[PDB]
RNA sequence: GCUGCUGUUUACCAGGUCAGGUCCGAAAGGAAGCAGCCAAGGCAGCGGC
Repeated sequence: GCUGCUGUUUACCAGGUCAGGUCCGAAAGGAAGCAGCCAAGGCAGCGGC
């Protein structure tokens, strides 16, 4: 390095979901999407190749 596990860490800056709130619509319905969470990445420990 790759990979498994574990601890920890990460406001937004083309991941998924999206409470709350927002937008479009007479309505029926649509759209984007923060926090959270999941995931992923960062710092490490242990093991496998």